[PDB]
RNA sequence: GGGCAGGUUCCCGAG
RNA sequence: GGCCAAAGGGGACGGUCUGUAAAACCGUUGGCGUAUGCCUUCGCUGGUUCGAAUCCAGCCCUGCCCA
Repeated sequence: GGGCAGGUUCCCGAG
Repeated sequence: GGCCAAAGGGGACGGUCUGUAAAACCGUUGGCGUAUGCCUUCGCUGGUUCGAAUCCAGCCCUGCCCA
RNA backbone atom coordinates (compact mmCIF):
# COMPACT_ATOMS: atom_id res chain seq x y z
C1' G A 1 0.00 0.00 0.00
C1' G A 2 -4.67 -3.56 -1.10
C1' G A 3 -9.36 -6.82 0.73
C1' C A 4 -12.71 -8.34 4.68
C1' A A 5 -14.49 -8.29 10.15
C1' G A 6 -14.22 -4.64 14.31
C1' G A 7 -13.82 0.55 17.12
C1' U A 8 -19.96 2.31 21.81
C1' U A 9 -19.39 5.11 28.80
C1' C A 10 -14.39 2.16 33.96
C1' C A 11 -14.20 -2.84 30.88
C1' C A 12 -16.67 -6.41 27.62
C1' G A 13 -20.66 -5.89 24.84
C1' A A 14 -26.48 -5.12 22.22
C1' G A 15 -27.84 -1.15 18.98
C1' G B 1 -33.22 6.57 11.96
C1' G B 2 -36.76 9.51 17.28
C1' C B 3 -39.05 7.50 23.50
C1' C B 4 -30.96 6.06 23.53
C1' A B 5 -27.53 8.84 28.51
C1' A B 6 -27.74 4.10 25.14
C1' A B 7 -30.08 -3.71 26.44
C1' G B 8 -27.34 -7.29 29.07
C1' G B 9 -22.92 -8.89 31.66
C1' G B 10 -18.47 -7.72 34.61
C1' G B 11 -16.41 -4.23 38.06
C1' A B 12 -17.50 -0.74 41.40
C1' C B 13 -20.83 1.55 44.76
C1' G B 14 -25.36 1.50 48.55
C1' G B 15 -28.48 -1.63 51.54
C1' U B 16 -30.03 -6.59 54.55
C1' C B 17 -28.02 -10.68 56.60
C1' U B 18 -23.22 -10.30 59.16
C1' G B 19 -17.64 -10.38 61.90
C1' U B 20 -16.99 -3.01 58.61
C1' A B 21 -15.29 -11.11 55.95
C1' A B 22 -17.19 -14.47 52.42
C1' A B 23 -21.61 -16.20 50.15
C1' A B 24 -26.91 -15.11 49.17
C1' C B 25 -30.49 -11.46 48.36
C1' C B 26 -32.63 -6.07 47.04
C1' G B 27 -30.96 -1.60 44.73
C1' U B 28 -27.40 2.09 41.92
C1' U B 29 -24.03 2.95 38.05
C1' G B 30 -22.51 10.62 32.66
C1' G B 31 -23.40 15.85 34.77
C1' C B 32 -26.43 20.35 35.83
C1' G B 33 -30.68 23.98 42.32
C1' U B 34 -33.55 20.28 41.71
C1' A B 35 -34.92 19.14 34.46
C1' U B 36 -41.29 17.02 28.89
C1' G B 37 -34.37 22.27 29.16
C1' C B 38 -29.10 22.03 28.27
C1' C B 39 -24.13 20.15 28.17
C1' U B 40 -20.61 15.66 28.05
C1' U B 41 -20.15 10.33 26.23
C1' C B 42 -20.70 6.21 20.97
C1' G B 43 -12.66 6.32 16.90
C1' C B 44 -12.12 11.40 13.85
C1' U B 45 -14.06 15.07 10.30
C1' G B 46 -17.61 16.44 7.20
C1' G B 47 -22.52 15.22 5.06
C1' U B 48 -27.50 13.55 4.68
C1' U B 49 -32.35 13.90 6.96
C1' C B 50 -37.21 17.57 10.59
C1' G B 51 -33.98 14.29 13.79
C1' A B 52 -27.51 10.52 13.42
C1' A B 53 -24.85 5.92 18.10
C1' U B 54 -27.86 4.32 13.66
C1' C B 55 -27.42 6.13 6.87
C1' C B 56 -23.41 8.28 3.53
C1' A B 57 -18.35 10.16 2.23
C1' G B 58 -13.50 10.58 3.13
C1' C B 59 -9.92 9.67 7.17
C1' C B 60 -7.21 7.68 12.10
C1' C B 61 -6.67 2.81 14.81
C1' U B 62 -6.81 -2.74 15.74
C1' G B 63 -7.26 -8.14 14.30
C1' C B 64 -7.53 -11.82 10.31
C1' C B 65 -6.20 -12.29 5.11
C1' C B 66 -2.70 -10.10 0.94
C1' A B 67 1.46 -7.97 -0.90
Background:
Shown are 82 nucleotides from a PDB entry: RNA (Thermus thermophilus tRNATyr(GUC) transcript) with a sequence from Thermus thermophilus. Ions in the entry include sulfate. It was solved together with Tyrosine--tRNA ligase. Entry title: Structure at 2.7 A resolution of Thermus thermophilus tyrosyl-tRNA synthetase bound to a tRNA(Tyr)(GUA) transcript, the sulphamoyl analogue of tyrosyl-adenylate and pyrophosphate. Crystals were grown from: Don't know. It was solved by X-ray diffraction to 2.7 A. Taxonomically the source falls in Thermus (Bacteria, Thermotogati, Deinococci, Thermales). It holds a match to the Rfam family "tRNA". Rfam's curators write: Transfer RNA (tRNA) molecules are approximately 80 nucleotides in length. The literature on the family includes a 1993 paper in Trends Biochem Sci by Hou, "The tertiary structure of tRNA and the development of the genetic code". Rfam 15.1 lists 5,335,975 matches to the family in 14,413 species. The family's RNA type in Rfam is transfer RNA.